The depositors describe the entry as "Crystal structure of a substrate-bound Gar1-minus H/ACA RNP from Pyrococcus furiosus". This is an experimental structure of RNA (H/ACA RNA), with 72 nucleotides shown. Duan et al. published it in Mol.Cell in 2009: "Structural mechanism of substrate RNA recruitment in H/ACA RNA-guided pseudouridine synthase". It was solved by X-ray diffraction to 2.11 angstroms. Crystals were grown from: 0.2M ammonium acetate, 0.15M magnesium acetate, 4% PEG 8000, 50mM cacodylate sodium, pH 6.0, VAPOR DIFFUSION, HANGING DROP, temperature 293K. Protein in the same entry: Probable tRNA pseudouridine synthase B, Ribosome biogenesis protein Nop10 and 50S ribosomal protein L7Ae.
[PDB]
Context: bound to proteins that are not shown
RNA sequence: GGGUCCGCCUUGAGUGCCCGGGUGA
RNA sequence: AGCAUGAUCCCGGGUAAUUAUGGCGGACCCACA
RNA sequence: AUAAUUUGACUCAA
Numbered sequence: 001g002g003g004u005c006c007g008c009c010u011u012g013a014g015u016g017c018c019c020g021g022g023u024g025a
Numbered sequence: 026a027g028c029a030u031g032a033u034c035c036c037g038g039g040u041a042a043u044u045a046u047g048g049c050g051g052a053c054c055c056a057c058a
Numbered sequence: 059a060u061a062a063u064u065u066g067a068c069u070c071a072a
Base pairs, nucleotide, nucleotide: 001055002054003053004052005051006050007049008048009047010072011071012070013069014068015067016040017039018038019037020036021035022034041064042063043062044061045060046059
């Protein structure tokens, strides 16, 4: 210098949808 | 209608990886078999 | 980080 292998290069909040609990049309 | 193999609403929770390039930290190896 | 892929995701704030 190169290659392979692993990790990292935001986190919240919400919408949607779903799943559980409750309800049970 | 649809629909009990779940309407409606309330509460809670859940919501994946891969590839390519670059950067950073680390582990192996440099191999025509 | 950036750009993509896959029949399902979107908005906002540091």